An RNA: 84 nucleotides with solved positions. The entry also models potassium and magnesium ions. The 2014 paper behind the entry is "A G-quadruplex-containing RNA activates fluorescence in a GFP-like fluorophore". Released in 2014, the model rests on X-ray diffraction data to a resolution of 2.4 angstrom. Crystals were grown from: 8% Tacsimate, 20% PEG 3,350, 0.1 M HEPES, VAPOR DIFFUSION, HANGING DROP, temperature 298K, pH 7.2. Entry title: Crystal structure of an RNA aptamer in complex with Fab.
RNA sequence: GGACGCGACCGAAAUGGUGAAGGACGGGUCCAGUGCGAAACACGCACUGUUGAGUAGAGUGUGAGCUCCGUAACUGGUCGCGUC
Numbered sequence: 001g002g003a004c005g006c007g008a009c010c011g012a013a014a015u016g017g018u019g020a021a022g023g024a025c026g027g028g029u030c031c032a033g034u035g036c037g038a039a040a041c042a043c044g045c046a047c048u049g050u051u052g053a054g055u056a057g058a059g060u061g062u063g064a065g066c067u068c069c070g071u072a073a074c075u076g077g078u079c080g081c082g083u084c
Base pairs, nucleotide, nucleotide: 002084003083004082005081006080007079008078009077010076011074014071015070016069017068019066025063029053030052031049032048033047034046035045036044037043
C1' cells in the first nucleotide's frame, strides 16, 4: 500500500416536528366575467382574468416546496485502531 474487521466523524434516500411566504408552487381557497346543461339568479360543468386576491386563513387541505429543530436506511466518503 491493499484485504478483512471494529469505531468515530461527515454525507445521506427517507421521515417526525416547526413557521414564514399570496397568486411566479398549486388546489376541490376565494371574487368577477364569458359560454354550456331546456338554466340571466340559485345549482352543475368548462373557459377567462395584466395587485384576479387575506399567507394558514374570509379553510374542516394531517397539500407540495422551503426555513428552522430533530431522527435516519445506507449496498457512500474520511480518519484511527486491530490482523496479515